Keywords: Ribosome-SecY complex, Membrane, Protein transport, Translocation, Transmembrane, Transport, RIBOSOME. Shown are 27 nucleotides from a PDB entry: RNA (23S RIBOSOMAL RNA) from Escherichia coli. The 2007 paper behind the entry is "Ribosome binding of a single copy of the SecY complex: implications for protein translocation". Released in 2008, the model rests on electron microscopy data to a resolution of 9.6 angstroms. The reconstruction used 39,000 particles. It comes from the structure "Ribosome-SecY complex".
C1' cells in the first nucleotide's frame, strides 16, 4: 500500500515471556 484474518512471536524446540480476535496480531 492491498488481500486476509482469530488466531499468532520461522525450524529440531518444549518452556518462557508477549502480541492478538472488528478495521497496524500474524501470513
Nucleotide at each position: 500500500c492491498g488481500g486476509u484474518a482469530a488466531g499468532g512471536u520461522g525450524a529440531u524446540a518444549u518452556g518462557a515471556a508477549c502480541c492478538g480476535u472488528u478495521a497496524u496480531a500474524a501470513c